[PDB]
């Protein structure tokens, strides 16, 4: 690059 | 920011314009 993802009122 | 890598894991806790 790509896919995801605890956390966050808010993550292009 | 974290993990993985197209059969993309369990997971984990800082941090942000407003």
């Nucleotide at each position: 690059c790509u896919g995801g993802g605890u956390c966050g009122c808010a993550g292009u | 920011c974290c993990c993985a890598g197209u059969u993309a894991a369990c997971a984990a806790a800082a941090c942000a314009a407003g």

Record summary:
Shown are 30 nucleotides from a PDB entry: RNA with a sequence from Caldanaerobacter subterraneus subsp. tengcongensis. Crystallisation conditions: 0.005 M magnesium acetate, 0.05 M MES (pH 5.6), 2.7 M ammonium sulfate. Connelly et al. published it in Nat Commun in 2019: "Synthetic ligands for PreQ1riboswitches provide structural and mechanistic insights into targeting RNA tertiary structure". The entry also models magnesium ions. It was solved by X-ray crystallography to 1.8 angstroms. It comes from the structure "Crystal structure of a class I PreQ1 riboswitch complexed with a synthetic compound 1: 2-[(dibenzo[b,d]furan-2-yl)oxy]ethan-1-amine".